Keywords: GOLLD, nanocage, ncRNA, RNA. Solved structure of RNA (GOLLD RNA nanocage, nucleotides 4 to 560; GOLLD RNA nanocage, nucleotides 403 to 833), 904 nucleotides shown. It comes from the structure "GOLLD RNA nanocage (env-38)". Method: cryo-EM, resolution 3 angstrom. The entry became public in 2025. The sample was in a buffer at pH 8. Rfam match: Giant, ornate, lake- and Lactobacillales-derived (GOLLD) RNA. The family's RNA type in Rfam is non-coding RNA gene. On this family, see Weinberg et al., Nature 2009: "Exceptional structured noncoding RNAs revealed by bacterial metagenome analysis".

Context: one part of a larger RNA
RNA sequence: UGGCCGCCUAUGGUCGUCAAAUAAACUACGAAAGUAGGAUAAAGUGGAAUAGUAAGGUUUAGCUAUUCUGCGGUUUCAUCUUGUAAAGAUGGAGCUUGAGUAGGCAAGUGAGAUAUCAAUUUUUCUUAGUAUGUGAGGGUAACACUUUAGCAGAGGAGAAAAGUUGACUGGGUCUUUGCAGAGAUUCAGUUGAGUUCGGAAGAGCAAUAAGAAUAACUCAUAGAAUUCAAUGCGAGAGGUAGGGAACUAAUCCCUCCCUAUAAUCGCGGUAUUCAAUAUGAUAGUUUACUUAACAUCAAAUUGGGGAAACCCUUUAAGAUAAGAUAGUGUACGGGUGGUGCCGUUAUUAUCCUUUGAUAGAGUGUACCAGCACCUAUCGAUGAAGUAAACUUGGAAUAUGGUGGUAGGGAUACCACAUCGGGUAGUUAAGUAUUCUGUCGUUCAAAAGGCGGCGGAGCUUGUGAUAGACCGCUACCUGAAACCACUGCAAAAC
RNA sequence: AAAAUAAGAAAAAGUGUCUAUC
RNA sequence: GGUGGUAGGGAUACCACAUCGGGUAGUUAAGUAUUCUGUCGUUCAAAAGGCGGCGGAGCUUGUGAUAGACCGCUACCUGAAACCACUGCAAAAC
RNA sequence: AAAAUAAGAAAAAGUGUCUAUCAGUUUUGACCGAAAGGUGUCUACAUAGUAAUGAGUUGUUCAUUGCCACAAACACUCUCAAGGUGAAUGUGAUUCUUUCGAAAGGUUUCUAACACCGCAAGUGUGAAUCUGCUCGGCAGGGUAGAAGAAAAUAAGUAAGAAGAGAGUAGGUUAAAACUCAAAGAGUGGUUCACUUAAAUAACCGACAUUGGUUGUUACAUCUCAAAAGGAUGUGGAAACAAAGGGAAUAGAUAAUCCUUUUAAAGACAACUACAAUAUGGUGUAUUCUCAGCCU
Numbered sequence: 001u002g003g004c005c006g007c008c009u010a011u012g013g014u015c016g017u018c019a020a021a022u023a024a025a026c027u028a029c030g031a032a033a034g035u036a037g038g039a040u041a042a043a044g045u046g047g048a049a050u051a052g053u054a055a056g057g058u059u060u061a062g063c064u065a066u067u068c069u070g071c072g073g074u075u076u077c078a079u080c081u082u083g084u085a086a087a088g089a090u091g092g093a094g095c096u097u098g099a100g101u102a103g104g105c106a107a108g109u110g111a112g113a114u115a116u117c118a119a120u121u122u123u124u125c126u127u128a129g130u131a132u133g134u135g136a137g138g139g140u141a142a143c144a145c146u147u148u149a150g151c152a153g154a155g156g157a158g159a160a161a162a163g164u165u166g167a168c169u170g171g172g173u174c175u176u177u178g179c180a181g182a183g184a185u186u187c188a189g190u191u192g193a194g195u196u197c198g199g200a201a202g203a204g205c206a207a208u209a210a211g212a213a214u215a216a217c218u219c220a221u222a223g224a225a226u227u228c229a230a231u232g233c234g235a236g237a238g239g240u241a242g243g244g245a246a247c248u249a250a251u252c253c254c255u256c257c258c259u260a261u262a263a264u265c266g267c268g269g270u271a272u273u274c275a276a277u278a279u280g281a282u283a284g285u286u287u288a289c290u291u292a293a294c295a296u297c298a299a300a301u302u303g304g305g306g307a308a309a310c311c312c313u314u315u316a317a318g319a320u321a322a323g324a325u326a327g328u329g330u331a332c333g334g335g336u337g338g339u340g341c342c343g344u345u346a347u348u349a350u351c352c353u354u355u356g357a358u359a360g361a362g363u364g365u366a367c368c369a370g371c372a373c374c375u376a377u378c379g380a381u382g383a384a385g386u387a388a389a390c391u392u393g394g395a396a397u398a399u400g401g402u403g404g405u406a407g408g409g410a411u412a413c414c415a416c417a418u419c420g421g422g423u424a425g426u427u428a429a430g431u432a433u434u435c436u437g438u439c440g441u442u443c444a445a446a447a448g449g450c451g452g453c454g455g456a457g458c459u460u461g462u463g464a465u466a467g468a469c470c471g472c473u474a475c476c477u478g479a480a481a482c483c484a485c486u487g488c489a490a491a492a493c
Numbered sequence: 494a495a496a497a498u499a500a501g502a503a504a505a506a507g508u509g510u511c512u513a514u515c
Numbered sequence: 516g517g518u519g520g521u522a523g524g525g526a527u528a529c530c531a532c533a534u535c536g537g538g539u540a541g542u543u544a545a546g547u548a549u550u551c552u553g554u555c556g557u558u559c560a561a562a563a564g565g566c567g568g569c570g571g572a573g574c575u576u577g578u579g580a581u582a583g584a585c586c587g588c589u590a591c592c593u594g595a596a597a598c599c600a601c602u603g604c605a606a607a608a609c
Numbered sequence: 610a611a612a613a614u615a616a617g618a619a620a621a622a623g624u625g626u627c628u629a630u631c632a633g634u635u636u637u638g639a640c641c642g643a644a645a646g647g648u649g650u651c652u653a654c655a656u657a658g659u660a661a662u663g664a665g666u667u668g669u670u671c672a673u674u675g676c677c678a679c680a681a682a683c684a685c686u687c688u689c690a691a692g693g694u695g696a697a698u699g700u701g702a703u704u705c706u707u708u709c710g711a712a713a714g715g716u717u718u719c720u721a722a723c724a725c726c727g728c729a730a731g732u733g734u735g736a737a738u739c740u741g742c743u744c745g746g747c748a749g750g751g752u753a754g755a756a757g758a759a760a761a762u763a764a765g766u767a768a769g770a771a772g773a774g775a776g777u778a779g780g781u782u783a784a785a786a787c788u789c790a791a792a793g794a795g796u797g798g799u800u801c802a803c804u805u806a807a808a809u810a811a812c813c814g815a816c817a818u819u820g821g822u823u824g825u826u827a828c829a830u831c832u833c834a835a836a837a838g839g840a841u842g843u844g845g846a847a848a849c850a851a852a853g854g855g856a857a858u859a860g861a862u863a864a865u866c867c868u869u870u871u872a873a874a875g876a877c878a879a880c881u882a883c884a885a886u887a888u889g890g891u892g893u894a895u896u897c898u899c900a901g902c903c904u
Stems, first nucleotide, its partner, number of pairs: 002015004006105006026037004044071010058492001072096010108221005113214002116210001117166011132152003139145002167190009177489005194205004223274004228269001232267004239261006251526002254523001276399004283391002286388005295320003300315001303312003323351006331344003352382001354380007362373004401416005418479008428460004434456009463515007470507001501689002517532004534595008544576004549857001550572009579631007586623001632788010646819006654668001658676007677701004683695004704773005716760005722734004738755007792804002797813003820881006827843006844898004850869002853866001889903003
C1' cells in the first nucleotide's frame, strides 16, 4: 500500500487478496479413561431449574449471573442412491458470538398542526320605503261619484358574513413487570344523512365512510428506508373443526379446559438504494405591496327606438388576480333496465391574461429622431411587476478529530486517543575513620563479625545559596459502558 | 455510603526558566 | 295427552302416589358349660317353686371395629273428609 | 271443644349412604436389636490409591503397563529477593479379641568437698568439666547454653507374635397408599421353610473366661400346733398340671387373658492348684441342650 468494523476525516483493532478468531474434525500413542500436536464455519427467537442483589428479624416482586432444553442457522462424521455426480435421503456429534473513542451526515420514516367539497340553520343587505292596507281635507254631484296629504308596511327571488352536521357507546388483545392514562388493531350494539316502492298514511336496503398535499410548517429518530414463491421464531381478536375434565341409573346440548386454522403485530434473514464542510452556477414555494386602480361578469333597475319579448343607455347589493364557454370522449375510476355522458386527465375550436416580430393611421412628449397608444397578420405564454426571508447545490478550488499559544488576524507549532488520585527521584569524580539501607554468609538465642551493590558527610569541579513555575523518569491505586408511548410503585404479625 | 490500612533495593530522570540575596 | 320430585341452565329419561294424616315394635349369621328373663302347656289347695316347647340378654368365632347424622324397608295400633242460596240477617218464654 | 287410657309371643325387614375417632397390612427412610447357659470386649473390607493382564493362596500376596493425589535429587528460565516450567526416584485401602512389651524428648534437683602446693593450675578421689554476653584491680557475681549424675513421668503407650473373617432372625417410629393367610400346623426355639394336616432344609455370631476345699447371704420343696428349729437342693428353652382376673349388681366360668410350673445363687468371700487332644461315660429330668467333672 490493500480488505473488514453503515458513509467522510483523525486515532485504534483485526486480517493478507476465496483477504476475523475458537471448538468438534484430522494426525500419533493407549484395551478403556485420556495424553501430546492441530486446520477451519455461522442468523437468531422461545421455555425450565438454582445462586446472588433485596434498611433493622422473618415472608414476597423485579433484575444480575451459572446450567438444561424446543425450532431454526452453521460445520463435520457414518450408512445408502448419483460418479457420464460435487447433488439428494436417513442416523449421530460440535458451536449458536468478536470489531472501541471523538466531530459531522436524514427531500428517508413516525407523530402533531394547517386546506377544500356537500347538505342545513340564524342574522344582515339589495329589488323597495316598491306591492298592499288605512285615510283628514278639496273637487264634482243633489243626494252620489273619484281618490289626495299623513300613518303602517311585505312575501318570493338574489347576494354576503358567522355556526352546525359528515358519527357515537361497550368488550378483548398489543406497547418489559404491578396500578392509572394515551395510541394502535379486531369483535358486537345503537342512531339515520342518503336511496328504492307508494298522491298520502306506510314498507324495504335497517348503504359505516366526501377529502388531498407539505425539500422550502413544527417536534422526534444516527444508522435508516424499500423489496422478497419461496425468509426463521414467538404472541394473537372473531368464526369453524377435533378432543378432555366434571355432572348422572344412563345419553345429548349450553358453560369450563386444551389443540389445529390465523385478521393484525414484535424481533431477525436475502436483495437493492442513500449517506463530510465552505465559496458559487442551475432549478423553485410562502409572506407583503402595486390592487379589484384600469377592465370583465351579475338577480334586478332608469331613459329612448322598433314588428305588439329585438336593440341602445343609466344605476346596483356582489363576484373574478387565471381561468371560462362548447365538442371529440384517448387514458384512469363510478352509476343504470339501457343510453346520455357522472368525476379526473389528455386533445380540438373560440374568448380572456402576459409578450415577440412585420406593416398602417392619429395624438402626446417644447421641436426633429426615438418611445408610448390604437388596428391588422404570424408565433410564444397561463396571470404580470416590485421587495424581504427560505430550499436545492454541476464543474473547479480550498478544507475535512478535540483542546491550547502573543495587543488583534492568517500561516505554523505543541499535547491527547474513555477519565482521575497518590508515593519515591531528577550534575560528575575521588575519599583515611565512623554511621546507615538492601542481599548473602557466620553465631543455639541476644549482642556482634566477614563480603557484594548504594546512601549521608568531607574535598575538587559545575560561581554559590533560597523561593516560585514548567517539564521528565520509575512505581502504587480508583471510576465509567444499559429497552420508556406518558405518571406512580414491593408488602405481612 | 466517607478516609486510613500499599507506592522493597539496584538501574532509570532537564546541573531547565524567572525573581531575590551574596 | 293424571299429579308431584333433589342432575349447575335444557332436552331425553327415571322414581313415587291413586282421598289425606298421627303413633308403637324391629331391620348380619353360627355355636354355647352355669345363671337370668318373655310367651304357651303341665304340676302344686294357696304362697314359694319344679318339669317341657319356641325366643331374648351375655360370652366366643366370623362380617375390620365403635359413635353420630340421613335415606329406605317389614309387621302392627288408631284419626279425619264427602251437602240445594237470587242478595243480607235469624229460634224464644217465667 | 284439647291430651292420656291401645300398638301380646313367634315369623317377617337394606350387616345401605355420608362424616368423625381407633386398630391392622404393604412399600421407602431413620433409630435400635442375638431366636441353644452366665460374665467382659466386639460385629469393618473383599486379591487393595485407581484400571487392565498374568501367576499363586492357609486373608486379600507378587510382577508389568497407563492414570490421579502428596513430597522431591537434578536441569532450564528469572538483575538481587520473591517466583515460573519440566522431571529421575519415593509415599498413598483396613476391623476385633488374647498374649508379650520398649526407647527418645520434656519436667524437678545438682556443677561440691578434701589432700600435696606461699598465691596460680598441676596431680589424686568424685557426675561435678567447658563456652557466649555482662559487672569489678584480683579472687569472684549475674544471665543464656553444651556435656554429665539422681528421681518421678512418658506407659501398660509404640512395635512383635497367635486366633477370628462375626450387626443375624427380627423390633420400634415417621410419611403415603390400602383393608384380613393381617390366619393355622409344627419345633427346644425362630423363619423369606410348610397348608388343613403332618414331615422337609436353613438359622440360633467371633475371641477370652467360668478348677478344687471351706464359709456366708437369698430362694424352692418337705417337716415342725404357733414361735424357736431340722433335712435335701439351685444353668437355659418347652410340655402335662395348678392358681387368679372378666358378664347377669349377689353366685358361677365352656371359651378367652395374665401368672405359676422353669429352685432366677451353677451367685458372693477367704485359702490354694493346673493341661497335648478326640471318642465314650456322667451332669440329666416328662422331652431337648450348654458349662463343669471322669477316662